Large ribosomal subunit rRNA, nucleotides 1295 to 1917 from Saccharomyces cerevisiae: 569 nucleotides with solved positions.
The sample was in a buffer at pH 7.5.
It comes from the structure "Glucose treated mitochondrial ribosome of saccharomyces cerevisiae class I".
Rfam match: Bacterial large subunit ribosomal RNA. For this family Rfam cites "Crystal structure of the ribosome at 5.5 A resolution" (Yusupov et al., Science, 2001).
The entry has 72 different proteins, among them Large ribosomal subunit protein uL6m, Large ribosomal subunit protein uL2m and Large ribosomal subunit protein mL49.
Context: one part of a larger RNA, bound to proteins that are not shown
RNA sequence: AUGAGUAACGAAAAAAAGGUAUAAACCUUUUCACCUAAAACAUAAGGUUUAACUAUAAAAGUACGGCCCCUAAUUAAAUU
RNA sequence: AAAUAUAAAUAUAUUUAAGAUGGGAUAAUCUAUAUUAAU
RNA sequence: AUUUAUCUUAAAAUAUAU
RNA sequence: AAUUAUAUUAUAUAUUAUAUAU
RNA sequence: UUAUAUAAUAUAAACUAAUAAAGAUCAGGAAA
RNA sequence: AUUAAUGUAUACCGUAAUGUAGACCGACUCAGGUAUGUAAGUAGAGAAUAUGAAGGUGAAUUAGAUAAUUAAAGGGAAGGAACUCGGCAAAGAUAGCUCAUAAGUUAGUCAAUAAAGAGUAAUAAGAACAAAGUUGUACAACUGUUUACUAAAAACACCGCACUUUGCAGAAACGAUAAGUUUAAGUAUAAGGUGUGAACUCUGCUCCAUGCUUAAUAUAUAAAUAAAAUUAUUUAACGAUAAUUUAAUUAAAUUUAGGUAAAUAGCAGCCUUAUUAUGAGGGUUAUAAUGUAGCGAAAUUCCUUGGCCUAUAAUUGAGGUCCCGCAUGAAUGACGUAAUGAUACAACAACUGUCUCCCCUUUAAGCUAAGUGAAAUU
Numbered sequence: 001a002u003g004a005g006u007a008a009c010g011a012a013a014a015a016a017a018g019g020u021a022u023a024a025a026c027c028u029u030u031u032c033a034c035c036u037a038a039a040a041c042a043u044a045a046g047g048u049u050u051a052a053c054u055a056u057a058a059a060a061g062u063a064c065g066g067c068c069c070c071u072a073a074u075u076a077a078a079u080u
Numbered sequence: 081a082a083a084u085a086u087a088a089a090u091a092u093a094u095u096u097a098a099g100a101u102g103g104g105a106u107a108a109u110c111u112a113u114a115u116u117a118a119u
Numbered sequence: 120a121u122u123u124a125u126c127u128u129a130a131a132a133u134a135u136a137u
Numbered sequence: 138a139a140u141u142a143u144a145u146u147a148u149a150u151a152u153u154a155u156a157u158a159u
Numbered sequence: 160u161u162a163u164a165u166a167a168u169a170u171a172a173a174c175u176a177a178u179a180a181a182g183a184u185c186a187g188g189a190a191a
Numbered sequence: 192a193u194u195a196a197u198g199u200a201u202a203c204c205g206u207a208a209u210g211u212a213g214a215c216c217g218a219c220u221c222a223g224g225u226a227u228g229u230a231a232g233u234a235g236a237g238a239a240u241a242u243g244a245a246g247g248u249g250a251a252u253u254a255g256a257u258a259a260u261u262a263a264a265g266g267g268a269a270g271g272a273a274c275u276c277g278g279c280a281a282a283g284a285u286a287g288c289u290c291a292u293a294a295g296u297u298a299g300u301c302a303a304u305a306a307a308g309a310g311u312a313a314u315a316a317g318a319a320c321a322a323a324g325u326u327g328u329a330c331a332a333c334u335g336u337u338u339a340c341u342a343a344a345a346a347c348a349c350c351g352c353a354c355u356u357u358g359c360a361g362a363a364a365c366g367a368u369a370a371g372u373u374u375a376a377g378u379a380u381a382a383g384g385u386g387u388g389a390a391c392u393c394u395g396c397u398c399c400a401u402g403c404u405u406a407a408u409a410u411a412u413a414a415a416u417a418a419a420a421u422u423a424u425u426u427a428a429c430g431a432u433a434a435u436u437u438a439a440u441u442a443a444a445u446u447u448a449g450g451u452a453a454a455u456a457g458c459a460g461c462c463u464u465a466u467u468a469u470g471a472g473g474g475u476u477a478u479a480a481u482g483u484a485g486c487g488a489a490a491u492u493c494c495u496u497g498g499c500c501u502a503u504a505a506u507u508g509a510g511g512u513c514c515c516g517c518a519u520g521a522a523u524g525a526c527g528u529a530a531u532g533a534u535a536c537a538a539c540a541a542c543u544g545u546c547u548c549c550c551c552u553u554u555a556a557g558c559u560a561a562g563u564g565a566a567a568u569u
C1' cells in the first nucleotide's frame, strides 16, 4: 500500500447567554440532571509536579507523623 | 592453637547489630524529653 | 489486654395509691 | 403499715446555694 | 475573689472514651 | 527504676494536588485492580431500599435518524411447557412484623424462614428494596477446598474409625554433607506414616502372590590372614617375581517355618435331582481360601428401550419391584435414614413470550452529515 475514509471514538444529560461580530469540546452565570455508607470530605500506598505553580506545597509538643527509644516475624563477607 | 560442620561456595549454633505492620513521658488552669548524685 | 457480653437481680424513681 | 406500673440506673457539665480557705 | 467539697435542678436516640464486674474454649505477643 | 539537684535560647523530615483514579497497577485519559474514617436530613431493624441538604460532577466526538437487524428493557388477547437435550431464559412473592407451624429424625424449631393459615393494613388497583413452592432418586454426611483464564462435582478436605511406627543420645523430614534444624522446650491418651471418611445397622472367608515380621549355628557367598607348599619364570646357583592352593573363627542374604490382608492382595466347576418346572436334596471334582450379610439392568447390565407395576392420550427417561449379578459386595468399606447440596435425573403445583404465533413500544447502535481514524488479508 489494500481492507478504508470503513469499524470505532471505551457505561453517562443536556440548554442557554456571555466570555468572544472566534467555542458542540475552554471559562463564567442560570436552568436541568447523575452520584450521594458517593462520582462527596479527610487520608494510606504509588507516581512523568500531575497542583489553586517558579513571587511554590511554613510545625518544640498537646486528635502531627517521621526521625528517635524498644522490640515481633526475620535478616546479617557481623559475632564467638 | 581450636564455636561446630563443610570440594570451594558456604552452612549451623550462639552472641551482637539491624527489622514496623506494633509499644513508647508531659501537657490549655498548657507541657518540658536533658546532664549529674545517690537508692 | 482471644473472643464475647453488659443479662439478671437488686437498687433509686413517677402512678397507684396515698 | 401495700401490691402492682413502667420506665431510671457506672462514669463525663454547667448552673445555684452553701460549705469549708481566704 | 480564686481553692475545693457539699447538696439542688437538668431529653429521646445513636455512637465514643476511661470503668467495673463476667462467659466460653480455641487459653489469648515481645521489649525499653 | 527512683527521687533530688541542675538544665531546656527548642534539630532535621513529610506537608501541594492526586488517591472507588484522566494524576498509581493493568501496553490506552482502559466499565478491570486499588487500603482507611467520615460519610445532610427524612424511612426504616439496618451502612438494606427511596430521596438527597451541601458538595461534586455532566466527560477527546457531536448532529440528525430511529429501515432490516442486534443488544438492554416494558406490555401482551386465547391458550398454558404444546418449546426443548433439559421449563435454559423469563415468569411466579396475598407483610418483611406478631402469632401458628406437620411428617420424619441423630431430638438439634434439625426439618424451619417449613408449607399452608392468622391478626395489624387492604378491599378495583395505585415506590423501591428482603422474601421464590413442594416431593422421589443417585451421590456425597456436614461447614468447607479445587482446575487464577472452559471443568465446583459424584473430586479434595474433614470430624470419627482402624492400622502402624517410634522409649526420646528416639520414628519422620530436610540437609553438594555434615554439623544441625523442625518433630517439641512435646515424650505413647505424643509424634510420624497409612488407609476409610459423622452416626445407625454392620464389616464374613484366605497369606496363594507380594511384601512386612519372628525364630531357627538350615544355609551359598564377598572382602579381610600368619603360614608354607606345588607352581611356574629367571638365575650358575643362591635367590627373586609373580600365580596357585591349602587351617582358624562366616555375615547380612536367601532358604525354610511361623505370624501379618482396616498390608499389598485374593474370594470354583461339572453333572444330577420331588410326574413338567424348579431344584432342598444327590454326585463328582477343585482350591490357599471359593463371595458371607447386605445390595443388584446400579454413575456397575453386553444382550437391553430386560419382565411386571405406577406414572403418560402415548414414556428408550423416573420411581417400585424381579434377579440366568455380560463383569456387585463389606474400611478401594456393605446396606439404610435424617439434615445439608448453585451436583445430577424425574414428578407435581404455580407461573410464564419458552412455545401455538409472534405483535407493539423504549433506549444504544445500526443508517446520514462533520471531526479524528484501526484490523485480520492481500
Stems, first nucleotide, its partner, number of pairs: 001569001008563002014031001016029004032249004040229004046209001049057001060111002065204002068104003074098003078095001080093001083092003114197006121183003125179001129146002132143001134141001148176002150169008184187001215224002232242002252561004260556001262554006269547002273545001278542001287320001288310002295301001297389001324539001327536003330532002335347002351387007363373003392525002395458003400455002402451003407446001409445001416438001418437008459476005485519001486516001497513005